[PDB]
C1' cells in the first nucleotide's frame, strides 16, 4: 500500500495479504438434450503474464436541411443569441491539483452623508490563468 | 479613458389555440375618505386594445404640409418676404449664486416641411416572469395530512412569530420600533421667468436579461432618464456647473431587363523556401495560369521641390492609438482628414474675431503632392479565379387621393395564452399485528482523548396506548425542464390520440436541396412532395348479463396462430407469468467499453 479484527463505537490496539488463481486444463451450477454459458482452481505455478477494487466518462465548437432574432456593413462578407431551437454528420480537448475578472455575507476606518470612498476574512464560479 | 456581449431569471413532453380567461380603456350606477380635485373600492354594459406568422381574394373607413406673392401645365415641393423653433458668440439686468453657470430682454448670422401617418426613446403607476412562498388572515370542501377562492409590503434600517435543513445555516408583507423619497401626479398662494410654499391621492424586490419568453395595453413628454468621458470654476472633492451620448423612417417612385464606368468582398494551413517545389477531400474527379522580386515587393523615418492654413453651423458609401487578471466582434468620449464659408463686434481703415508671431506691409510652422538617393526589416505585388451593391442611360409592368394609413373575410401554422400527468428520494395521515410500559426537547450540566455514557427540567400519558418496524392498505407535501461511447431496465402497458372519412408504422421505389483549403462535378445521412403497402388478438359468435324483442355491447374461457417476462437459456426447444388498436417527455438505476492511482501474486 489493499485492508480484517478486540474497544459498547472513532481513536488506540492486534493480526494478515504469501506468492492463492494471472495462463493452463480440470471442478461445482443454468437446461429436457447438444454440448453450450457463468462461477472456482487439483496442477502448472514466476518478480513472466496480466487480476482487484478506487474514482471519472464532460467539454469548445463547426457544416447542411427547416424556422426564428440581435450587432455592423452601401451589400457581400464579420461578431453572437444554451452547439439559438428541432433533426443528422463531424474536428479536437478531456478526464489530476492550485490562483481567481465578478455578486452575495461578516466587519473595522472615514467623511454632514453607508450598499456606493479606504482596507480585511468566508463563500461565489460563470468568462479565464498556472502547473 | 470607460466599458457591453461571448458568461448565474425561464427554457422537457403532450393537448386547445389568436379562439378562450384574465388585464385595460369608455358608459351608467354605487361606497370610503376628503374644502373640493385628482386618485382608491364594488356591480352592469361596451370594444378599430395587449392578442402572432404565411397564402388567397375581397370590401369599409380614410390624413398631410407654418402664412403670403411670382413664375410653371401643375407649386406643400421653384423663386422671394414673413412668423415660429433650435446653435456659436455680443450687449444689459428685474432676478438667483462666492465663482463657474442658469432666467429674462435687444440686434446680427448659421441650421431646420414647424404638417400628418407609423415607429422608437424618458418619466410614475399596473399587472406579467421569478421570489417573498412548503409563509400570514377570512370563507367553503375534507375524521387528517392539506387543497379552492379574496385579501396584505414607498425605498431603507432594527426586529423575531412562522417555514427549509441532521446541524452548521437560509428565508422571514406575524406584529413592532426608527427613516421620510419619487411622481413629465391633483388642487390654492407668490414671482415676468428659473423657482417657492399650504393642503391632498398613490407606491415590495427582479427585467444592470444586448438576440427565441416575460418585462405589454394604458397617461403624460419628446431628450425633461441612471451610468460613462471632456472641460470650467472654485470652502482643490466622494460635491457644484457646462458639452457629448439623448429620436428615426415615409408622404412617389418600386421590381425586371441591357450598355457602360469606377468601387468592395474571399482565395486558410503544415512541410520547406537564390525565396521555389509539395500536401490537405465522403469522393477510384479536374483547374488554383503569367510578369516582376534577397543584384531587393511592400512598410517606416529623414531628405529635394513645391503648394500652404478658416471657426460657429452644414455636408463626406471619410480615418484612427491607448486604458479591459486572457483573446476576440461592437460602442462611447476624444483626437485626425476632405469639401462647403457668416454676422454681431473692434480696427493706425489694411486688417482682426476665423493655425502662431506681428496696429498693417512681413516672418512662418501644422496638413496634401512626385521621387533621384539616404537608414532598418525581409516575402509577397500585379494579375487571375469567384461573388457583392452603387451611379448614368434605355426598355417592359404596376403605381403616384378615394392614395398611404386602420379595421374586414377564408384556409394553413405555431419558442405568446390556457390547461395535464410524472417515478426514484425525503417528510407526514387514516385502519389492523408485534417489544410493549418511553419518544422529545433544554438551541442543559458532568465526565470521556472523542461519539457514547451518566444527572437534573418539562410536553404526550397510558392498559390500552405512543413509537422503530410490519413479505401491511388507502393518501398527502417536497422533486421533475441544456448535444456529441454502444445497448438494457424504470418511469409507462402512463399522459395523450385513434377505429376503416382511418390514429399510427415501413419503403432494398421517384424528384429535389444536401460534406470540411479555393473553383466545378458526383453525392451518404436527414428533411420536402409523388408513389406503394400493413392498420385494430385469430379458429371457438364455447357460457353469462344490458341494450330492445333478437342483431349487437360488456362479463367469464376450450386451442392458443402470436407478443412478451421469470428457472433463464448459445441453440434445439422444457417449466411457470401474464398481454392483445397506437402511443410521450423529465428523472432514476445495470451492463459493455474507454481515461489515470493504489497495489498485486
Nucleotide at each position: 500500500c489493499c485492508g480484517g479484527g478486540g474497544c459498547g463505537c472513532c481513536a488506540c490496539c492486534c493480526c494478515g495479504g504469501a506468492a492463492g488463481u494471472g495462463a493452463u486444463g480440470c471442478g461445482a451450477g443454468u437446461c429436457g438434450c447438444c454440448a453450450a454459458c457463468u462461477c472456482g482452481c487439483a496442477u502448472c505455478a514466476c518478480a513472466a503474464g496480466c487480476a482487484a477494487a478506487c474514482g471519472c466518462u464532460g467539454u469548445a465548437g463547426c457544416c447542411g436541411c427547416g424556422u426564428g432574432c440581435c450587432u455592423c456593413u452601401a451589400a457581400u462578407a464579420g461578431g453572437g443569441c444554451u452547439g439559438g431551437c428541432g433533426c443528422g454528420g463531424u474536428u479536437g480537448c478531456g478526464a489530476a491539483g492550485g490562483g481567481c475578472g465578478c455578486u452575495g455575507g461578516u466587519g473595522a476606518g472615514u467623511g454632514c452623508a453607508a450598499c456606493u470612498c479606504u482596507c480585511a476574512c468566508c463563500u461565489u464560479c460563470g468568462a479565464c490563468c498556472c502547473a | 479613458g470607460a466599458a457591453g456581449u461571448u458568461g448565474g431569471g425561464c427554457g422537457a413532453c403532450c393537448g386547445u389555440g389568436a379562439a378562450a380567461c384574465g388585464g385595460c380603456g369608455c358608459u351608467g350606477g354605487g361606497c370610503a375618505g376628503g374644502a373640493a380635485a385628482u386618485g382608491g373600492c364594488c356591480c352592469a354594459g361596451u370594444g378599430a386594445c395587449c392578442u402572432g406568422g404565411u397564402c388567397a381574394a375581397u370590401g369599409g373607413u380614410g390624413a398631410a404640409a407654418g402664412u403670403c406673392g411670382g413664375u410653371g401645365a401643375a407649386a406643400g415641393a421653384c423663386c422671394g418676404a414673413c412668423c415660429g423653433g433650435u446653435g456659436g458668440g455680443g450687449c444689459g439686468u428685474a432676478u438667483c449664486g462666492a465663482a463657474a453657470g442658469a432666467g429674462c430682454g435687444c440686434a446680427a448670422c448659421a441650421c431646420c416641411u414647424g404638417c400628418c401617418g407609423c415607429a422608437c426613446a424618458g418619466g410614475a403607476u399596473g399587472g406579467c416572469u421569478u421570489c417573498u412562498g412548503a409563509g400570514g388572515u377570512a370563507c367553503c370542501g375534507g375524521u387528517g395530512a392539506c387543497g379552492g377562492u379574496a385579501c396584505a409590503g414607498a425605498a431603507c434600517g432594527c426586529g423575531g412569530a412562522g417555514g427549509g435543513g441532521a446541524a452548521a445555516c437560509c428565508u422571514g408583507g406575524a406584529a413592532g420600533c426608527g427613516a421620510g423619497g419619487g411622481c413629465a401626479c391633483c388642487u390654492c398662494g407668490g414671482g415676468a421667468a428659473a423657482c417657492c410654499g399650504g393642503g391632498g391621492g398613490u407606491c415590495g424586490a427582479u427585467g444592470c436579461a444586448u438576440a427565441g419568453c416575460u418585462c405589454a395595453a394604458a397617461c403624460c413628454u419628446g431628450u425633461a432618464a441612471c451610468g460613462g468621458c471632456a472641460c470650467c470654476a472654485g470652502u482643490g472633492g466622494a460635491g457644484g456647473g457646462u458639452g457629448c451620448u439623448g429620436u428615426g423612417c415615409g408622404g412617389a417612385g418600386c421590381a425586371a431587363c441591357g450598355u457602360g464606368g469606377a468601387g468592395c468582398c474571399a482565395c486558410a494551413g503544415g512541410c520547406a523556401u537564390g525565396a521555389a517545389g509539395c500536401c490537405g477531400u465522403g469522393g477510384u474527379u479536374c483547374g488554383u495560369a503569367g510578369u516582376c522580386g534577397a543584384u531587393g515587393a511592400g512598410a517606416c523615418a529623414a531628405g529635394c521641390g513645391g503648394u500652404g492654413a478658416g471657426u460657429a453651423a452644414g455636408g463626406g458609401a471619410a480615418g484612427g492609438g491607448c486604458u479591459g487578471c486572457g483573446a476576440a466582434c461592437a460602442u462611447c468620449g476624444c483626437c485626425u482628414c476632405c469639401c462647403c464659408g457668416a454676422a454681431a463686434u473692434c480696427c493706425a481703415a489694411g486688417g482682426a474675431a476665423a493655425g502662431c508671431c506681428g496696429a498693417a506691409a512681413g516672418g512662418c510652422u501644422a496638413g496634401c503632392c512626385g521621387c533621384u538617393u539616404u537608414g532598418u526589416u525581409g516575402a509577397g505585388a500585379c494579375a487571375g479565379u469567384g461573388g457583392c451593391g452603387c451611379c448614368a442611360c434605355g426598355u417592359u409592368g404596376c403605381g403616384c387621393a378615394u392614395u398611404a394609413g386602420c379595421c374586414g373575410u377564408g384556409a394553413c401554422c405555431u419558442a405568446a395564452a390556457c390547461g395535464g400527468g410524472g417515478a426514484a428520494c425525503c417528510u407526514c395521515u387514516u385502519g389492523g399485528c408485534c417489544g410493549u410500559a418511553c419518544c422529545g426537547a433544554c438551541u442543559c450540566g458532568g465526565g470521556u482523548g472523542g461519539c457514547a455514557c451518566c444527572g437534573g427540567u418539562c410536553g404526550g400519558g397510558c392498559u390500552c396506548g405512543a413509537u422503530g418496524g410490519c413479505u401491511c392498505a388507502a393518501g398527502a407535501g417536497g422533486g421533475g425542464g441544456a448535444g456529441a461511447u454502444g445497448u438494457g431496465a424504470u418511469g409507462a402497458u402512463u399522459a395523450g390520440g385513434g377505429u376503416u372519412u382511418g390514429a399510427c408504422c415501413c419503403g432494398u421505389g421517384a424528384u429535389g436541396c444536401g460534406a470540411u483549403a479555393c473553383g466545378a462535378c458526383c453525392g451518404a445521412a436527414g428533411c420536402a412532395u409523388c408513389c406503394g403497402g400493413g392498420g385494430a388478438g385469430c379458429u371457438g359468435u364455447c357460457u353469462g348479463a344490458c341494450g330492445a324483442a333478437g342483431a349487437g355491447u360488456c362479463g367469464g374461457c376450450a386451442g392458443c396462430a402470436g407478443u412478451g417476462g421469470g428457472u433463464u437459456u448459445g441453440g434445439c426447444g422444457a417449466c411457470c407469468c401474464g398481454c392483445u388498436c397506437c402511443g410521450a417527455a423529465a428523472g432514476u438505476c445495470g451492463c459493455a467499453a474507454g481515461c489515470g492511482u493504489u497495489u498485486g501474486c
Solved structure of RNA from Comamonas testosteroni KF-1, 732 nucleotides shown. The structure was determined by electron microscopy at 2.54 A resolution and released in 2025. The work is reported in "Structural basis of circularly permuted group II intron self-splicing" (Wang et al., Nat.Struct.Mol.Biol., 2025). It comes from the structure "Comamonas testosteroni KF-1 circularly permuted group II intron Pre-1S state".